The PDB entry is titled "Solution Structure of the ScYLV P1-P2 Frameshifting Pseudoknot, 20 Lowest Energy Structures". An RNA structure (ScYLV RNA pseudoknot), in which 28 nucleotides are resolved. The entry is an ensemble of 20 models. It was solved by solution NMR. The work is reported in "A loop 2 cytidine-stem 1 minor groove interaction as a positive determinant for pseudoknot-stimulated -1 ribosomal frameshifting" (Cornish et al., Proc.Natl.Acad.Sci.USA, 2005).

[PDB]
């Protein structure tokens, strides 16, 4: 970056051009 999401972001997880699985861990 992107989906869904974690809890807000990212890049954080899973997964990667579609899409589910997680009343999910990370830092601040």
């Nucleotide at each position: 970056a992107g989906u869904g999401g974690c809890g807000c972001c990212g890049a954080c997880c899973a997964c990667u051009u579609a899409a589910a699985a997680a009343c999910a861990c990370c830092g601040g």